[PDB]
Context: bound to proteins that are not shown
RNA sequence: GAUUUCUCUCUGCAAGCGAAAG
RNA sequence: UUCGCUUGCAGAGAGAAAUCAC
Numbered sequence: 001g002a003u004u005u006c007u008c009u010c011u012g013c014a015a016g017c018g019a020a021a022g
Numbered sequence: 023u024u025c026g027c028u029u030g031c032a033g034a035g036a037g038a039a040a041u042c043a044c
Stems, first nucleotide, its partner, number of pairs: 001042020
Other pairs, nucleotide, nucleotide, family: none
């Protein structure tokens, strides 16, 4: 250098659950 | 509708590892 694996953070999004001045 | 919790997806950024024709 080629490739690839695994991590963590950031923002984006979806869902499940719970609650409420909805 | 709204808030909080949990999980999955995408992208970006930092990090660790390993193999590479004898």
An RNA: 44 nucleotides with solved positions. The entry also contains HEN1, not shown here. The structure was determined by X-ray crystallography at 3.1 angstroms resolution and released in 2009. Crystallisation conditions: 0.1 M Phosphate-citrate pH 4.8, 15% PEG 3350, 0.2 M NaCl, 0.01M NaBr, VAPOR DIFFUSION, HANGING DROP, temperature 293K. The 2009 paper behind the entry is "Structural insights into mechanisms of the small RNA methyltransferase HEN1". The PDB entry is titled "Crystal structure of small RNA methyltransferase HEN1".